This is an experimental structure of RNA (Met-tRNAi), with 74 nucleotides shown. Rfam match: tRNA. The structure was determined by cryo-electron microscopy at 4 A resolution and released in 2014. The model includes bound methionine (MET). The work is reported in "Structural changes enable start codon recognition by the eukaryotic translation initiation complex" (Hussain et al., Cell(Cambridge,Mass.), 2014).
Context: bound to proteins that are not shown
RNA sequence: GCGCCGUGGCGCAGUGGAAGCGCGCAGGUCUCAUAAACCUGAUGUCCUCGGAUCGAAACCGAGCGGCGCUACCA
Numbered sequence: 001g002c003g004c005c006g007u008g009g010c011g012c013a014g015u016g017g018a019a020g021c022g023c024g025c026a027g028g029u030c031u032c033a034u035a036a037a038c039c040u041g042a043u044g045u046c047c048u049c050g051g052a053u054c055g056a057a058a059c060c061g062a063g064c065g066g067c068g069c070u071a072c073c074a
Base pairs, nucleotide, nucleotide: 001069004066005065006064009023010022011021012020025041026040027039028038029037047063048062049061050060051059
Other pairs, nucleotide, nucleotide, family: 007012tWH008009cHS008019tHS024042cWW030036tWW056058tHS
């Protein structure tokens, strides 16, 4: 440099308007209490920056990091 993951925290998935699942933390509710069982989360728009297009994290580029290809390219 390529490809996917780019978070609202970790770990899993999906690409053109719809806040995606499992866990975790933070807090609530229910019960005398905890757990299970439940909701709400947090940098508001899902890499950094802006644009085509009203718009969008998704389309496009410059710019970063992890690994799927390379083997040190005089």